[PDB]
RNA sequence: GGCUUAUCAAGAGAGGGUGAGCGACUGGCGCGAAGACCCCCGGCAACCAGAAAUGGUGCCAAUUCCUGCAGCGGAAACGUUGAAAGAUGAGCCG
Ligand code: SAM
Numbered sequence: 001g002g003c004u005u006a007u008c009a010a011g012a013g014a015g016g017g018u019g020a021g022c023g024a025c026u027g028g029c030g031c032g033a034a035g036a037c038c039c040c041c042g043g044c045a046a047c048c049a050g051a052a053a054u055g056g057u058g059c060c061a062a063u064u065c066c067u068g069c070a071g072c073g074g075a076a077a078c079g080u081u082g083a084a085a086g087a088u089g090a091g092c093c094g
Base pairs, nucleotide, nucleotide: 001093002092003091004090005089006088007087008086013041015040016039017038021031022030023029025068027066028065042060043059044058047056048055049054064085069082070081071080072079073078
Other pairs, nucleotide, nucleotide, family: 019035tWS019036tHS020032tWS020033tWH020035tHS021036tSS023062tWS026067cWW030061tWS046047cHS050052tHS050053tHS074077tHS
C1' cells in the first nucleotide's frame, strides 16, 4: 500500500498553543488574521483489549457539506435507490 468485513443523516469546547491557508481530489459552496489547519487539554463515542476500573484507535462545522457512475421516476429542473470512490476499526497478504 492492497485484499476481506462492519460502520459512515444520531452524537460533542466562545478553553489554551501557534500563524496561512483549510474543508482528501473535480465543479460548486463554505471556515477563515474577530485565528482556519495542526497541537494540548476538554468532550462524544463504544470498533478493539480488559472482569471491570479503564486503556489502543477514532471522532468532535455543515449527511462523507452537496457533488462525479449506473438503475427507476420526470419534458427538463430535479427526486430516489444503489454501486463506485473516500474515511475509521478489526483481521490478513507482500
Ligand atoms: N469513530 C469515529 C466517529 O466519527 O465517531 C469515526 C466513525 S466511522 C464512520 C465508523 C466506524 O469507526 C465504526 O465501524 C467503528 O468500527 C469505528 N470506530 C473507531 N473508533 C470508534 C469509537 N471510539 N466509537 C465508535 N466507532 C469507532

Released in 2016, the model rests on X-ray diffraction data to a resolution of 2.65 angstroms. This is an experimental structure of RNA (SAM-I RIBOSWITCH) with a sequence from Thermoanaerobacter tengcongensis, with 94 nucleotides shown. Taxonomically the source falls in Caldanaerobacter subterraneus (Bacteria, Bacillati, Clostridia, Thermoanaerobacteraceae). Bound small molecules: s-adenosylmethionine (SAM). Ions in the entry include barium, sodium and potassium. The work is reported in "A Critical Base Pair in K-Turns Determines the Conformational Class Adopted, and Correlates with Biological Function" (Huang et al., Nucleic Acids Res., 2016). Entry title: SAM-I riboswitch bearing the H. marismortui Kt-7 variant 3bn is CU. An Rfam search finds the family "SAM riboswitch aptamer (S box leader)" in it. Its Rfam clan is "SAM clan". The family has 457 seed sequences and 9,625 matches in Rfam 15.1. Crystallisation conditions: 40 MM NA-CACODYLATE (PH 7.0), 80 MM KCL, 10 MM BACL2, 12 MM SPERMINE-HCL, 14% (V/V) MPD.